[PDB]
Context: one part of a larger RNA, bound to proteins that are not shown
RNA sequence: ACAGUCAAGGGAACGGACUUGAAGGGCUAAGCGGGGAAAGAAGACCCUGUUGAGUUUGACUCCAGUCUGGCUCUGUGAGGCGAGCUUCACUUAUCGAAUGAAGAGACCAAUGGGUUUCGCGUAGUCUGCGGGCUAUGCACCGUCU
RNA sequence: CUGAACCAA
RNA sequence: CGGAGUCUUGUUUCGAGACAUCUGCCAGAUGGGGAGUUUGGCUGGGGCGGCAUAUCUGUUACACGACAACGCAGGUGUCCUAAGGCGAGCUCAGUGGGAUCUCACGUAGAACACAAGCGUAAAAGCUUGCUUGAUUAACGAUUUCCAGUACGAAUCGAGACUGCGAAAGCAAGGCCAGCGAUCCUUUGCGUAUGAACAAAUCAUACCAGAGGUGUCAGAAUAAUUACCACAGGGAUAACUGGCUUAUCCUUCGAUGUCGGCUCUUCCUAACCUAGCGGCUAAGGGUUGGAUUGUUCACCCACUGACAGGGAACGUGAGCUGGGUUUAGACCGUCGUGAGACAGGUUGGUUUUACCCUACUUAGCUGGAAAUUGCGAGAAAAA
RNA sequence: AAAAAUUUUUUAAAAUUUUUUUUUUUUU
RNA sequence: UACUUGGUACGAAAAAAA
Numbered sequence: 001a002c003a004g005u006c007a008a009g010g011g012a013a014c015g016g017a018c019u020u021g022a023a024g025g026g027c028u029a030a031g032c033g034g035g036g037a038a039a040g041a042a043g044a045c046c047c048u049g050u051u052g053a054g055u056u057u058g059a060c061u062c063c064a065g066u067c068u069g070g071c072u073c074u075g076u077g078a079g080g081c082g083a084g085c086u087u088c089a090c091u092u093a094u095c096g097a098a099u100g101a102a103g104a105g106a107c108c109a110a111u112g113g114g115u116u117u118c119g120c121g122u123a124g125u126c127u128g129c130g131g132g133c134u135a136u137g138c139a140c141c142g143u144c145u
Numbered sequence: 146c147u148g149a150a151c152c153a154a
Numbered sequence: 155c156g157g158a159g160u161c162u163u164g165u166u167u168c169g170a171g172a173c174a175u176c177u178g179c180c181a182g183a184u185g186g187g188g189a190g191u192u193u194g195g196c197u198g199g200g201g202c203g204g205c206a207u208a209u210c211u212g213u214u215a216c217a218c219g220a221c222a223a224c225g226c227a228g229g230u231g232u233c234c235u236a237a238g239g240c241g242a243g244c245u246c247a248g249u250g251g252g253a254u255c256u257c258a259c260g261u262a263g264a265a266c267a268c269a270a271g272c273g274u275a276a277a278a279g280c281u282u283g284c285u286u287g288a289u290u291a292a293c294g295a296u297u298u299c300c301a302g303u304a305c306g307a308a309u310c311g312a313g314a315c316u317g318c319g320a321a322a323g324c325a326a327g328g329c330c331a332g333c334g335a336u337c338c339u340u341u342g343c344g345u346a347u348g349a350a351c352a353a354a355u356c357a358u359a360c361c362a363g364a365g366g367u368g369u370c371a372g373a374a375u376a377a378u379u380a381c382c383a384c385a386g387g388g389a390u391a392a393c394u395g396g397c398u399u400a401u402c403c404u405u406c407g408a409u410g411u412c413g414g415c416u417c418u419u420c421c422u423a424a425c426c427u428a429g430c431g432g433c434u435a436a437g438g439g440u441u442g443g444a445u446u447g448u449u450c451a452c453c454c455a456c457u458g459a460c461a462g463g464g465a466a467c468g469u470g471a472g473c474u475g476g477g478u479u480u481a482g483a484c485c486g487u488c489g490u491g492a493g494a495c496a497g498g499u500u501g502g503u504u505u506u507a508c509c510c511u512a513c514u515u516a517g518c519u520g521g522a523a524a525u526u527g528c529g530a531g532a533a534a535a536a
Numbered sequence: 537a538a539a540a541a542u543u544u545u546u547u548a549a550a551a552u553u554u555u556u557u558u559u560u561u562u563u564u
Numbered sequence: 565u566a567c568u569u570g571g572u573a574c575g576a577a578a579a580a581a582a
Stems, first nucleotide, its partner, number of pairs: 002016001005022005025519007034511003038506002046387004051383002053379004059191005065184007075090007094170005104162004112141002119138002122135005194207001195205002203224001209229005231370001232267001233328002238285007246263001248259006265274002268332001271330001287315001289314002294310005303371001316325003338365005345359004395403001396401001411477002413474003417468001418465005425439003428434003441455003445451001482500001484498002486495003537546005548554003556582007567571001
C1' cells in the first nucleotide's frame, strides 16, 4: 500500500495475511479509545562522515590593531665628542591650536638688506680692465608715540 | 549687584 | 591727507620644530581583536584508557603450510671495536669427596647483549692469541611478507682486498625482532648540464649513503556546543521486544519516559478466608494516612488480613506531568576558556480518531445446496 | 377413521339435493 | 345466576350452515 476476529506457533525473535485451531450472515447509528508497534517530522538522543556552523583557546596557520626601531619626511647655524653621532639655538618644511585668518614685528636698529637703497671709502686678494670678492667702516632701506 | 557707543566731525 | 602713525628680506596669528601631535616604506615584538583550517584510528556504541596502529618469540593453532579475538604469556626501537672475525686450548650449571683451591661424577640441567623458541660440548659456551668479513661487493639470484609489490630481515652466490688458521677451511657482523618511500636537505664519488660561445664561481644532474615520517607503505593539527546543524546509520548506543544470566537480533524517513491515578484481567513458591493435618485451596478479599515524584522503605491507624506477581517493568490520541526533564538561571566541583558534572536548585507548549478492528449499546435485512437445484433427511405422525 | 375406555363404538341419508339438527347471535 | 360490578358467559328463539 492492501487490508483489518482471535488463540497458539513459528518467524527480522510481540502477525491482518504464513502453520494449526477457534470464531465470523450482511449493512448500519451513536459511543469508545484497547489494538491497528494508528498519524504527525528523512529521531532534536546516540553513533558514523577524513560533513557543518557557533563559541573557546597559551591548537595549527595567520591577519588587522597596537607599540618599538631604522630609514624617510629633513632645512639651517653653533658647538663638543667620537670615526656623522648627540647638545644648543634657527626657521622656511612639518605638526598642533586659535581665529569671521581682527591688529605680528619694526621704527627702540644688525656677526641685516641691496633695483632708485642700485653707492662710496679702507686693507687683503682677483680680474674677461668692466669690476669682483673677504674683512671694514660710511652712507641709504630707516621712522613715528 | 546689567546704560550708551557704528553709519567722520 | 589726515584724523586712525609709517614701514615689511612677505610669513594670520600662537605653540612646538627638523623634534613629532608628521609621511611613506621596511623591521621586530605583541596580537582569539579577527580569519582559514584541523582536532587520526581501532574499540562487543561512543568516550575513558589500551593500543592489540610497525614489528619478534612462545600459545591460541586443530602432528604440512595458513589460521582470529583490547586472545594469553612475554618482548622490540636498543646494545657490542666487542659481546664482530678466526685459531687454539678448554668445559660448563650443579653434586660429592678434601683443603680460592684439589679430585671425582658431571648430556648441557650452564652460558650464548636483549624476550622466547631453537640450537650448541675437543662447542656456537669459557679463557686466549692474532685480527677488522661490521670493507668493497660489476644493479647476481632467492626466501619471508606478499599483490608473489615494496620495506625490513635473511639465505645461496661471484669479483676485490683482506683476517685468522699448518691446513682444509671459516668470515662479507653479534642467527633469527631492533626499523622506513616520494619531495627536500645534506655528504660522498666520476664525469655530465646550465642549451649564442668559453673558462672560473654558483646551481643542477647521474650515482651511492645519511637527515623521517613509531599513525612505522609515510597530511603538518586543540577544545567546545544543552543554542547547535546536516547526510546517514538499527552497520552503532540509550530506549523497545528477544536471548542470556551481557549480546547487539528488531526499531534511529521516531513504537512517548519513572510514577501515580483510572479500569480490567491472569497467575500462585497462600497474607486472610475455607477444608483438613505442613498439605491441599486462585474462589473472593487484601485498608486509610504522614514524609518523599516515586517505586521502594519506613512510620501512624484500622484490619480477618493488610501476600507476592504477569498483562510491552499492564494502562500518556485515557489523564496528570511530580520525577526525568532542551533552551533561561543559580550553586558546588572540574575546566585557561567556551563550557562539562549520570551533583544540587529553580522556571520550563503534553497535538490528532471523523479511519479499521476491539468493545459498548442501537437498529435494519437476508439466510436451511447457509442466498443456487428442482440436491427431497422432522428429536412428527405412521 | 378417530377417540375413548388395542379394541370397540360412534360419527347425513336417500334417490346431488333436501331435510334435520345444532350452534350462534340477537333481542327482550 | 357467576363471574370485579358496563361486558363478556351460558338462559330463548330464530336463522343459517353443515
The depositors describe the entry as "Structure and assembly model for the Trypanosoma cruzi 60S ribosomal subunit".
An RNA structure (RNA LARGE SUBUNIT BETA, nucleotides 707 to 1658) from Trypanosoma cruzi, in which 582 nucleotides are resolved.
The entry has 38 different proteins, among them Ribosomal protein L13, Ribosomal protein L39 and 60S ribosomal protein L6.
Liu et al. published it in Proc.Natl.Acad.Sci.USA in 2016: "Structure and assembly model for the Trypanosoma cruzi 60S ribosomal subunit".
It was solved by electron microscopy to 2.54 angstrom.
It holds a match to the Rfam family "Eukaryotic large subunit ribosomal RNA". On this family, see Yusupov et al., Science 2001: "Crystal structure of the ribosome at 5.5 A resolution". Rfam links the family to the GO terms structural constituent of ribosome and ribosome.